[PDB]
Context: bound to proteins that are not shown
RNA sequence: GGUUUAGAUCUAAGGACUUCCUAAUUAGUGGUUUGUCCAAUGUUC
RNA sequence: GGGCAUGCUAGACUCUGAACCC
Numbered sequence: 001g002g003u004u005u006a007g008a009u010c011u012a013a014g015g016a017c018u019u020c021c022u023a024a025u026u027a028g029u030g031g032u033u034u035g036u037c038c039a040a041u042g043u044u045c
Numbered sequence: 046g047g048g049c050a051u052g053c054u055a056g057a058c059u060c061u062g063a064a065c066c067c
Stems, first nucleotide, its partner, number of pairs: 001066008009057004014038002020031001040051005
Other pairs, nucleotide, nucleotide, family: 016036cWW017035tWS017036cWW019032cWW020032cWS021030cWW022029cWS039052tWS
């Protein structure tokens, strides 16, 4: 000099538990609170 | 405690960095 890239933190968006309301049956849709959770899960001496 | 497979939203002149080649 050149290429590639990680975690932490902040912010925004979305997602996952849990109560209440969906003219849903080759149906499982849509709003939601008074706590939480959003990185690993498998696998290999 | 090292590999393999799958997975790892988006920004930030906020912080610490890392790897390879010349």